Primary citation: Lapkouski et al., Nat.Struct.Mol.Biol. (2013), "Complexes of HIV-1 RT, Nnrti and RNA/DNA Hybrid Reveal a Structure Compatible with RNA Degradation". TEMPLATE RNA, together with DNA: 42 nucleotides with solved positions.

Context: bound to proteins that are not shown
DNA sequence: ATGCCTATAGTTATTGTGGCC
C1' cells in the first nucleotide's frame, strides 16, 4: 500500500417543497 | 435555466476494529 468482513464519520445523485437571479 | 437551502431515498470516500498478502 492493496484485498475480506463489520461498524462510525464527511461528500455526491432521483423525488418533494422553497428562495434568488 | 443555475446556484443555494431543507427534507425523503440511495450511493461513495474515509477512518477504525478483527484478519491476510
Nucleotide at each position: 500500500g492493496g484485498c475480506c468482513a463489520c461498524a462510525a464519520u464527511a461528500a455526491c445523485u432521483a423525488u418533494a417543497g422553497g428562495c434568488a437571479u
It comes from the structure "Structures of HIV-1 RT and RNA-DNA Complex Reveal a Unique RT Conformation and Substrate Interface". The structure was determined by X-ray diffraction at 5 angstroms resolution and released in 2013.